This is an experimental structure of RNA (23S rRNA, nucleotides 1 to 535) from Deinococcus radiodurans, with 484 nucleotides shown. Lineage of the source: Bacteria > Deinococci > Deinococcales > Deinococcaceae > Deinococcus. It holds a match to the Rfam family "Bacterial large subunit ribosomal RNA". Clan: LSU clan. It was solved by X-ray crystallography to 3.1 angstroms. The PDB entry is titled "Structural Basis for the Interaction of Antibiotics with the Peptidyl Transferase Center in Eubacteria". The 2001 paper behind the entry is "Structural basis for the interaction of antibiotics with the peptidyl transferase centre in eubacteria". Protein in the same entry: Ribosomal Protein L4, Ribosomal Protein L22 and Ribosomal Protein L32.
[PDB]
Context: one part of a larger RNA
RNA sequence: GGUCAAGAUAGUAAGGGUCCACGGUGGAUGCCCUGGCGCUGGAGCCGAUGAAGGACGCGAUUACCUGCGAAAAGCCCCGACGAGCUGGAGAUACGCUUUGACUCGGGGAUGUCCGAAUGGGGAAACCCACCUCGUAAGAGGUAUCCGCAAGGAUGGGAACUCAGGGAACUGAAACAUCUCAGUACCUGAAGGAGAAGAAAGAGAAUUCGAUUCCGUUAGUAGCGGCGAGCGAACCCGGAUCAGCCCAA
RNA sequence: AGAUUCAACCCCUCAAGCCGAAGUGGCUGGAAAGCUACACCUCAGAAGGUGAGAGUCCUGUAGGCGAACGAGCGGUUGACUGUA
RNA sequence: AGUAGGUCGUUGUUCGUGAAACGAUGACUGAAUCCGCGCGGACCACCGCGCAAGGCUAAAUACUCCCAGUGACCGAUAGCGCAUAGUACCGUGAGGGAAAGGUGAAAAGAACCCCGGGAGGGGAGUGAAAGAGAACCUGAAACCGUGGACUU
Repeated sequence: GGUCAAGAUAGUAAGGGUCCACGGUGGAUGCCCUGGCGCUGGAGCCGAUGAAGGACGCGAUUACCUGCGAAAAGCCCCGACGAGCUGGAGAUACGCUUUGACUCGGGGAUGUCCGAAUGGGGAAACCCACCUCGUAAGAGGUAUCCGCAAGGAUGGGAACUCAGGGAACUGAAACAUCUCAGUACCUGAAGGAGAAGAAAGAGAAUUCGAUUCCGUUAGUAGCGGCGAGCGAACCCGGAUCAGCCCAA
Repeated sequence: AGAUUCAACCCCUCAAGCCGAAGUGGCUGGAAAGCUACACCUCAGAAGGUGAGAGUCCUGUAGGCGAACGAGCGGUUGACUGUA
Repeated sequence: AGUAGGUCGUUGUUCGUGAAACGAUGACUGAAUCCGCGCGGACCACCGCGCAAGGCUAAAUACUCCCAGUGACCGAUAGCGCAUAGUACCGUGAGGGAAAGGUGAAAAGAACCCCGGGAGGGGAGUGAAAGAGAACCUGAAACCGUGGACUU
C1' cells in the first nucleotide's frame, strides 16, 4: 500500500418548516381638508300679475352638474368695484374689455311645456278646440264656489299649533280592567308662530283679579281590579303685561 | 289723543362696499414667517393663506366711513279712518 | 232661550260612575231676566264670589327647512345615508339604497432614447423627494413570492 470482513457515521431534499432581507396584494392607521351634526342666536310663508318640484331645450366644440329660457351662462337701468373676464373642466378657436367688463347690490322687461291648472281630453311634460284683435306672424280670453260691481279661495311647507278620528304591541311578570294614550298614525284648517284671553273664575284672606308660560307648591290632596300606576290646584317667585267693543 | 295705512323727510342699524398702522441683514434650506442681531406698530399679535409656525407680505382684524334708496323695531308732518 | 236647568246615553279636570259636582254635547224637554240668576264639588239655610247663552284681541311660549357664530362634535368602516348619490343598483309598486378621500409648494405631469401591437417597465430631465409619477401621503395585518441561514 492492497483486498476482504465487522461496525459507525456524513451528505443528498425537485416539496416542507422555522427566522431574516427583499417585495407584491390590500387597506388599517397617523396627519389634513374641499364634509357634516349639534347648541345658541338670527330669520320665517310661498302661489294663479299661475308655486313646490320636474320635462324639454341655449352653449362655436360638450353626454352631466347646471345660469336660464326660445332675447337658456344671459338682456335693460340705477349702486359698488376695479381690469380682468371669457360658468365647474383644468380643452381649441373666435372675443368681450378703464368712451369701465366680469362680479358683487337692488329692481325690471323676459319667462316654452307639465304641474291645484282653471279651454278640452289625457296612461304630466302630449293630442284636439273655440272666441276676440290683428298683414302672414303674433297676442289676449275660454274651471269651479261666494259677492257678482271690486275682490277672494281651492296648491304646496322640515318641525311647531289647534281641530275631527283614533290603535296595538306593551305594563299589572296571565288577562277581558286600567296602563301604554290620547301617544303612533290618518285627515282638516291656519300662521310665523300658534293655542288661549277679561272669568255666571280660582278660591277663602269678605284675597287675587285676562290668557299663556318657567320654578315651586308636587308628586302633597285625590283617582284606581286601591293592584301595576296615574297624577292636579290656589298661595308664592319670575317672563311679559291689554283692552276694546257688539245686540237690546 | 288712537291704529292699519297714502304722500314727503329721517339719523342709526341690517346689506354691496371702501379706507384701515408697523423692518431688514446674517445663518441652517429645496424653499422660512425657524435660529440669530436689532428695530417698529399695537383701542389692529381674532383667523386664513404665504413652496416649514410670521403682530410688522397679503386678505382681513380695532376703528371710522358707507348709495339711488331695498324690505325693515320703526320716529316726524300733512291725508284719510272708526273711536275718543 | 229654544241656551241655562232637567231626564236617559257618555266624556273631560286627579275624579275609570265612586254619596261625585261642574263644563260638554247625543236624544227628548224646557226657566227666569234683574229684591234676579249661576257657582261655591249629593243635598239644604246662611254667607262669599261672579253674571253665561256674542266677538276680536300685541307681547311673554313652541319649532326648524333656512343663515351665522360657536361647540373639553367628528374627520373620511367618524360624521347627515352621500367631503355629496338618494345616484348607481334591487323592487310592478309603496319603498329600499352604497362604496367614494389627498401627486407636488409650483405642472414645471415624463420632449426624447430602449424592449413590446398594446399595456407596462427601464433611462434622461424636471427636480427637496418620483425611495411624489397619475387615481400617485404614510401605506400595518391576513395573504402570495424570490433569495439566504439552519434543517427535514